[PDB]
Context: one part of a larger RNA, bound to proteins that are not shown
RNA sequence: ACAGCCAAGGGAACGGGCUUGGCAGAAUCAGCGGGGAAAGAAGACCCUGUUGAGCUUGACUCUAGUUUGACAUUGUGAAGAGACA
RNA sequence: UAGUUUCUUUACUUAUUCAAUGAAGCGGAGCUGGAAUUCAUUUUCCACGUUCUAGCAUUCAAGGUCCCAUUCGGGGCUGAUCCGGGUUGAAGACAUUGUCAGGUGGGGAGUUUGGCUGGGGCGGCACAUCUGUUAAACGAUAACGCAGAUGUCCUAAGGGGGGCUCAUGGAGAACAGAAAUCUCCAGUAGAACAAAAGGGUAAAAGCCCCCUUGAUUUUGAUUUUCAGUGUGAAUACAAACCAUGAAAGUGUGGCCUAUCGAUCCUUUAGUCCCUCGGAAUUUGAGGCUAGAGGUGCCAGAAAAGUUACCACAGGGAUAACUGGCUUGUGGCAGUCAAGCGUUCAUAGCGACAUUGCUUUUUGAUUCUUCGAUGUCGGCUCUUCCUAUCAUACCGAAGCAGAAUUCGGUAAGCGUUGGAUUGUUCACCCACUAAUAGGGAACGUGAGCUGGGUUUAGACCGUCGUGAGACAGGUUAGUUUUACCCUACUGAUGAAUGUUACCGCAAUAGUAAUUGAACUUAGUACGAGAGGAACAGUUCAUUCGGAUAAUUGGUUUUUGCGGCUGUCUGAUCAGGCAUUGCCGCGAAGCUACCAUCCGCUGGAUUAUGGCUGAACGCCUCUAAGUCAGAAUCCAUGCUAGAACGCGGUGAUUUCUUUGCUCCACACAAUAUAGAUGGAUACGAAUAAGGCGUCCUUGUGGCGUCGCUGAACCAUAGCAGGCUAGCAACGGUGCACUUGGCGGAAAGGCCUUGGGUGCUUGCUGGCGAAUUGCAAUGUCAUUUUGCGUGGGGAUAAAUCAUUUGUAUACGACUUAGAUGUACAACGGGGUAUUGUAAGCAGUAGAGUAGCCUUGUUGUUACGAUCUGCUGAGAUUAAGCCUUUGUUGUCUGAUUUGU
Numbered sequence: 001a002c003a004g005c006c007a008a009g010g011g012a013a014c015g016g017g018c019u020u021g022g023c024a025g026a027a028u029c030a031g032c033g034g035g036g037a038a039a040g041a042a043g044a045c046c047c048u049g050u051u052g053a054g055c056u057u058g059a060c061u062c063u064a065g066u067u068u069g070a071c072a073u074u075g076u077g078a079a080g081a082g083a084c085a
Numbered sequence: 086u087a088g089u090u091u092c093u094u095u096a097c098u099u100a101u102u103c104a105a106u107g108a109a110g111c112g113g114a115g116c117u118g119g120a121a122u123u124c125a126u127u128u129u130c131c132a133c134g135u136u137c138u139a140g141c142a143u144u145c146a147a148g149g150u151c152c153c154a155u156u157c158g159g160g161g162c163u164g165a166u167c168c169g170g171g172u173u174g175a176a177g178a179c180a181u182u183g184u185c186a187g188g189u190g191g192g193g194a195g196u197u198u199g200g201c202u203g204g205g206g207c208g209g210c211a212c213a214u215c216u217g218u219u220a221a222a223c224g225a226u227a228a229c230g231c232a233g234a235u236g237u238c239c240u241a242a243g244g245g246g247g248g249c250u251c252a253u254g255g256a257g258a259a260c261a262g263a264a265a266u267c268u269c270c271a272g273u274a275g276a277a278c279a280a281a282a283g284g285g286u287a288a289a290a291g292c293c294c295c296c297u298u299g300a301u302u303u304u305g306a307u308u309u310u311c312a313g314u315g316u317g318a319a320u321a322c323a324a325a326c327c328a329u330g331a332a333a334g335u336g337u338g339g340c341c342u343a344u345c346g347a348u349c350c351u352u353u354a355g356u357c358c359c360u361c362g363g364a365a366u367u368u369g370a371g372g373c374u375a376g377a378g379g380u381g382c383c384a385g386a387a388a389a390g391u392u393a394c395c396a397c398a399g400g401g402a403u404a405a406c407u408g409g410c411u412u413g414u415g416g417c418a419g420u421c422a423a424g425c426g427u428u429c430a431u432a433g434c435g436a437c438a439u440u441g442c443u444u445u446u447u448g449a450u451u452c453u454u455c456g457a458u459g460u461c462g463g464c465u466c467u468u469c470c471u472a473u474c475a476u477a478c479c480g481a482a483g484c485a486g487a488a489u490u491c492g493g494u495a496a497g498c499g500u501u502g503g504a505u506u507g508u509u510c511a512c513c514c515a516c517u518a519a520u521a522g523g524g525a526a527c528g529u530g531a532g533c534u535g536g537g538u539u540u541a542g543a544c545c546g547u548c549g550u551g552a553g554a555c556a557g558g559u560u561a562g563u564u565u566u567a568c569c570c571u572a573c574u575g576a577u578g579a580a581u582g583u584u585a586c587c588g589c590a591a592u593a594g595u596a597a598u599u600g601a602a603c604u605u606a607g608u609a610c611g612a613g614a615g616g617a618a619c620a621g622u623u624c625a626u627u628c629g630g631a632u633a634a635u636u637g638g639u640u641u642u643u644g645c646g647g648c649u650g651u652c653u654g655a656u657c658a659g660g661c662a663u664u665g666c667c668g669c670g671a672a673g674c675u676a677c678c679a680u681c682c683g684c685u686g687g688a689u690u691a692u693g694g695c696u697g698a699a700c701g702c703c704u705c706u707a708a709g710u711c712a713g714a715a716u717c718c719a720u721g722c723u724a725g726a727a728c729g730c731g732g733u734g735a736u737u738u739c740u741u742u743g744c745u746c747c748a749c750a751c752a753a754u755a756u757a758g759a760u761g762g763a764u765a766c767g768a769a770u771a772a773g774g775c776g777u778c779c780u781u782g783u784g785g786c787g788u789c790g791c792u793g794a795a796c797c798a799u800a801g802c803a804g805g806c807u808a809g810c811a812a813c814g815g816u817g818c819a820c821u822u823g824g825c826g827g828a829a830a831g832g833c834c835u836u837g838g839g840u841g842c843u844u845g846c847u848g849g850c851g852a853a854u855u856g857c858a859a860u861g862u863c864a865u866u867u868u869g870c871g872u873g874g875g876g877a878u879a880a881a882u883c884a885u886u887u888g889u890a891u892a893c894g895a896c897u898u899a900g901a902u903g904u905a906c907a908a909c910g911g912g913g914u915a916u917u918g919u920a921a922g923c924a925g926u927a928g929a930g931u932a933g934c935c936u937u938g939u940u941g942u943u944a945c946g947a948u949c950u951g952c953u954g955a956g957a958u959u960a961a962g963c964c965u966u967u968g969u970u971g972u973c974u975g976a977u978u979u980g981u
Stems, first nucleotide, its partner, number of pairs: 002016001005022005027577005034571003038566002046400004051396002053392004059196005065189008075097005102175004111169004118131002148163006199212001200210002208229001213235006236383001237279001238339002243297007251275001253271005277286002280344001282342003301325003306320004314384001327336003350378006358372004408452001409450001411448001413447001415443006424434002461536001462534003466528001467525005474499001476497001477494006501515003505511001542560001544558002546555003582736008592724004597627001599625003603621001610615001628683005636676004644669005649662005685719004692712004744876006751869003755865002761797002764795001773789006779782001805850006814843005820837001823834003879979005885899001888896001903973001905972005910966004915958003922952004927948001930945005935938001
């Protein structure tokens, strides 16, 4: 999906269907929660991927900022244990 | 006769910077007074109009002085000192700013955080390797198989030559012994060879000595890993150069099997070689050949965590829970019998061993599910198992009684109330006949609950630097959907001529359970202590099925009464307060909270027996057989097959002539399968049947079977027409007489008369051409329709109604003139609790009238008393009714 009664078997090791049995008679109504491994969601758990992201730090590589130096802006004097006797 | 900038600070302002203001008073000079003691000079200085008071302060300023050309006014100057136009102050070549350089920088950015793996993580390395084994005698061969080993070490431990023989033992030598040295003998390796293990090796591959660098150079080939790539390692040569030895020879590292490394880049060695591209020289660089520096995750990325806030792609290739396999472990059994049990293996036990079962334990596995099978426990509810705790009946005892213990049949029937814990499990208090064990997707979440676990919040402890972790503690945390199918429980229902009533019973279900007390009986038994049972009676427990007289519960009887607030002007009578509330309350429903009731027969299990062989005895068993359990099956109780059946009542016309039966005319449907006949004892089978006879038996005698391969029937145009003979038989069809048959009889046996036929025998006629076979149509159910012969003259359903019924269907009642039914009325019964109205010489009293009672008056006045157990309500699912008034032919369908 098609559907819709079971038991057992085997089977992807728990079948509505297959196998062997049980069986099995239109159309239904109200309930009901055993089953449909019912529905709702491409499992949030676990793993894998040479897929991410948030966060941290002594991971690796950087970076804004800050700090320190030098040169420039940069002129005018001195003292000058300021140059090489 | 030696230097503006040069490893320290301070001077200038104009760059730059900071700050403020309506850019308002800055700087320098200018009258006096003097503690400058004017030293004949401001080398030299200070003060620049305001302080009791919450007033006021402005008009180019009054004054003074000069000019206008005078115009009731104007212009200068001083009042108010000049000069410099630097607004004022700070700061200064430092800050600032620009560029580059070092540091710092989870503040932020980007990225990474190996693999194998009985899931993953941790561990380990089974990731590059070597020895032995696994490995199954070629080779190859796996596992996180077993026992080990490698990342080294060596200038000798490499190479060559030479001499010698080792381990170990025995026998001897002062110290000297088991061990020191020396000597001899034995010694096939039991030693050694760097390091694992295996192989190999004795004038050696060991030990000791001598000489050496072959552990060199060039570049191919080959082997092993293998793709016949690389790398590592190894083999054999060739070209040289050497070493060693007398030499043959050997030597391209280690006696052999392990001991290791691409590209890119750096570096060194080699030729002195190529290139730097306009031509050169010299540095530098690039190149060619050979090594090194290293990738151990070893064919070789440059790399930390966490996520419970998480995401995506997937994965049942893979864990967490069911199932499945297995069963170590758990649980439950058995065999053997050392030994325990006062002697005694086995009453009860039972060591050392050993064989099983189970799948309610936990492991093992990873087969199913990751586009989801709702994950613990409890509650509720059903069923199943038996490895039986109780109850029933038994066997055994170290069973005297009592109480126990072991075992059998047995799962019929029961197996509890609580405290603590989310618990499962546990443990305790009780009660009990007993408080057995389990299963059903570790039964059961669209049944619940949500305490626990297992999201996101929060706290603690430990761990972690941290983010965060913790099968550690704690607290809070959305539990969705059935109306579909089945299943189940109940409820209808087409079809069977219709309809109606009464039944039957296949099948399915089933139900009762357990105790106490009294008596037995203080008896049996027992030395006592103690102390039963059966039978009988009385109750009770658990369960079940009803039922409502009573008792209790329920109240929209909104029945009666009462009460609060408000509304209808008051009264009466009511409305509203989501049924306003309170008391009682019939009815109905209902309660171990009330009552009632819950049967007795057969067959058995265990077990005990009987008779009795096997097996001359014995034996419960083998054949046969008796008793016997809460068992089973009946009885009984519930339902009634809607495809099981029976009996019985009625079955439709004045209704387009309907229904039924009988007969014969034609049609249509078909057919679980006609074709000579379903041809009747019963019983036994280690026995019978038939016939006959008597004594009538469980008899005698005879005969039969060895299959129905029988018996009956069977000749005739699918069977015609006709003539006799013999017989008085056979047979068909209708008519009829009498009887028997109820398990579903629906048949069987008869009596007689017709009516044919006869193949019992003998004749006569016909058949052809259906052309050489083609079932060659010959049976019996349903029906219809036609014709002629009888017979009978209804119900059901809707609608209306009842309430013994009920979700709706269904069910149970009623209804055409009645001993009808209905609606009212009356009575009874019941519930409530004394209605309204009127009266009163009742009323706590207060307020008015007086010609002031004295049981005066008038007004107000809860309440009380009488009429008044009154009034109200009463079937709506109460009872009754000679009353009043009504009602009583609407519709549809059904036939053998």
Molecule: 25S rRNA, nucleotides 2361 to 3396
Organism: Saccharomyces cerevisiae